Primary citation: Amunts et al., J.Mol.Biol. (2015), "Bactobolin A Binds to a Site on the 70S Ribosome Distinct from Previously Seen Antibiotics". Solved structure of RNA (DNA (55-MER)) from Thermus thermophilus, 75 nucleotides shown. The structure was determined by X-ray crystallography at 3.4 angstroms resolution and released in 2015. The entry has 54 different proteins, among them 30S ribosomal protein S20, 50S ribosomal protein L35 and 30S ribosomal protein S6. Ions in the entry include magnesium. It comes from the structure "Crystal Structure of bactobolin A bound to 70S ribosome-tRNA complex". Crystallisation conditions: 0.2M KSCN, 0.1M Tris-HAc pH7, 3.5-4.5%(w/v) PEG20K, 3.5- 4.5%(w/v) PEG550MME. The entry is indexed under ribosome. Rfam match: tRNA. The family is grouped with related families in Rfam's "tRNA clan". A reference for the family is Hou (1993), "The tertiary structure of tRNA and the development of the genetic code", Trends Biochem Sci. Rfam describes the family as follows. Transfer RNA (tRNA) molecules are approximately 80 nucleotides in length. The family's RNA type in Rfam is transfer RNA. Taxonomically the source falls in Roseateles (Bacteria, Pseudomonadati, Pseudomonadota, Burkholderiales).

[PDB]
RNA sequence: GCCCGGAUAGCUCAGUCGGUAGAGCAGGGGAUUGAAA
RNA sequence: AUUCCGAGUCCGGGCACC
RNA sequence: AUCCCCGUGUCCUUGGUUCG
Repeated sequence: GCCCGGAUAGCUCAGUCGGUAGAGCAGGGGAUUGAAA
Repeated sequence: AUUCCGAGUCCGGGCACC
Repeated sequence: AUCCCCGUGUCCUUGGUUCG
RNA backbone atom coordinates (compact mmCIF):
# COMPACT_ATOMS: atom_id res chain seq x y z
C1' G A 1 0.00 0.00 0.00
C1' C A 2 -5.15 -1.32 -2.37
C1' C A 3 -11.00 -4.70 -0.64
C1' C A 4 -14.62 -4.46 3.12
C1' G A 5 -15.61 -1.72 8.18
C1' G A 6 -16.99 1.66 13.07
C1' A A 7 -17.51 7.37 13.85
C1' U A 8 -24.53 9.43 17.32
C1' A A 9 -25.50 12.79 24.89
C1' G A 10 -21.17 12.94 30.40
C1' C A 11 -18.99 6.99 28.84
C1' U A 12 -20.66 2.05 25.90
C1' C A 13 -24.46 1.55 21.52
C1' A A 14 -29.74 1.19 16.81
C1' G A 15 -32.67 3.45 12.58
C1' U A 16 -40.81 3.19 7.70
C1' C A 17 -39.84 1.83 0.38
C1' G A 18 -35.76 9.44 3.77
C1' G A 19 -39.54 13.26 6.53
C1' U A 20 -39.41 11.35 13.74
C1' A A 21 -33.35 10.87 17.02
C1' G A 22 -33.01 6.34 21.47
C1' A A 23 -32.86 2.86 25.97
C1' G A 24 -28.72 1.98 29.43
C1' C A 25 -25.21 4.11 33.18
C1' A A 26 -23.52 9.01 35.18
C1' G A 27 -27.77 12.05 37.11
C1' G A 28 -30.96 15.78 40.06
C1' G A 29 -36.37 16.08 41.61
C1' G A 30 -40.27 12.69 43.60
C1' A A 31 -43.04 7.84 45.21
C1' U A 32 -40.90 4.41 49.04
C1' U A 33 -38.15 3.65 54.55
C1' G A 34 -37.73 4.48 60.76
C1' A A 35 -32.93 6.38 57.53
C1' A A 36 -31.02 3.50 53.28
C1' A A 37 -30.17 0.01 49.32
C1' A B 1 -30.74 13.68 4.28
C1' U B 2 -28.12 12.30 10.64
C1' U B 3 -30.00 8.09 6.86
C1' C B 4 -29.69 7.02 -0.22
C1' C B 5 -24.92 8.45 -3.41
C1' G B 6 -18.90 10.09 -4.35
C1' A B 7 -13.99 11.45 -2.18
C1' G B 8 -11.07 13.04 1.85
C1' U B 9 -10.75 11.53 7.59
C1' C B 10 -9.35 8.48 12.43
C1' C B 11 -8.59 3.84 14.38
C1' G B 12 -9.53 -1.41 12.68
C1' G B 13 -10.37 -7.94 10.53
C1' G B 14 -9.00 -10.77 5.36
C1' C B 15 -4.57 -9.52 0.32
C1' A B 16 2.46 -8.03 0.40
C1' C B 17 11.19 -11.72 -3.62
C1' C B 18 12.62 -16.71 -4.59
C1' A C 1 -33.21 -2.01 45.33
C1' U C 2 -37.44 -0.47 42.47
C1' C C 3 -41.05 2.94 39.70
C1' C C 4 -42.33 7.95 37.18
C1' C C 5 -40.18 12.60 35.47
C1' C C 6 -35.16 16.57 33.93
C1' G C 7 -30.96 17.50 31.30
C1' U C 8 -27.20 16.96 27.62
C1' G C 9 -26.23 16.89 19.86
C1' U C 10 -26.68 19.62 12.38
C1' C C 11 -26.15 11.56 14.46
C1' C C 12 -17.27 12.64 12.24
C1' U C 13 -15.71 17.28 7.50
C1' U C 14 -16.79 18.30 2.28
C1' G C 15 -19.59 18.20 -2.51
C1' G C 16 -24.03 16.28 -4.81
C1' U C 17 -29.88 13.20 -5.15
C1' U C 18 -34.85 15.92 -3.04
C1' C C 19 -39.39 20.44 -0.79
C1' G C 20 -36.07 18.99 3.00